Annotation:
Method: electron microscopy, resolution 3.02 angstrom. The entry became public in 2023. Shown are 109 nucleotides from a PDB entry: RNA, together with DNA. The sample was in a buffer at pH 7.9. The entry also models zinc and magnesium ions. Chen et al. published it in Science in 2023: "Structural visualization of transcription initiation in action". Among the 15 different proteins in the entry, which are not shown, are General transcription factor IIF subunit 1, DNA-directed RNA polymerase II subunit RPB4 and DNA-directed RNA polymerase II subunit RPB9.
[PDB]
Context: bound to proteins that are not shown
RNA sequence: UCAACUUCAUCG
DNA sequence: GTCCGTAGGCACGTCTGCTCGGCTCGAAGCCGATGAAGTTGATGAAGAAGAACT
DNA sequence: AGTTCTTCTTCATC
DNA sequence: CTTCGAGCCGAGCAGACGTGCCTACGGAC
Numbered sequence: 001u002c003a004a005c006u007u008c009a010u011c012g
Numbered sequence: 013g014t015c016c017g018t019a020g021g022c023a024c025g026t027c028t029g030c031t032c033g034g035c036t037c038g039a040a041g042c043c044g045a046t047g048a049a050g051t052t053g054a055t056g057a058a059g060a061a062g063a064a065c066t
Numbered sequence: 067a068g069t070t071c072t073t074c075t076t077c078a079t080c
Numbered sequence: 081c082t083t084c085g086a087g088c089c090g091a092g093c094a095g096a097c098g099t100g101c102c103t104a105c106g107g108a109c
Base pairs, nucleotide, nucleotide: 003052005050006049007048008047009046010045011044012043013109014108015107017105018104019103020102021101022100023099024098025097026096027095028094030092031091032090034088035087036086037085038084039083040082041081053080054079055078056077057076058075059074060073061072062071063070065068066067
C1' cells in the first nucleotide's frame, strides 16, 4: 500500500 | 265445398365464439487462467489580459 | 491614461 | 444459429340459432 472498461493474443 | 288465412315448422343465412394453423420475437449459447495495448472529448462561449493607441 | 479591440485560454455541452 | 417457447392476428371455418317460405289445418261463408 496502486483505476475501471474494452479488445485482442495465449494456456489446459 | 271451396277458397282463404294463419300458424307451425324445415331450410337457409348470419353470427358467434373457438379452435386451429402461421407468423414473429426474446432468451441462451463451457470452465478456469495469464498477458498487453488503447481509451476514457471536441467545440463553443465567456472572461480576462494585454497593447497600442489615441 | 484609460478606452477599445483582439487574441487566447479555460470551462460548460452534446 | 438454432430452436424453442409464448402471443397473437386473421381467418376461417364450422356449428348453432334464429328468421322466413311453404304446407296443413281449422274455420267460415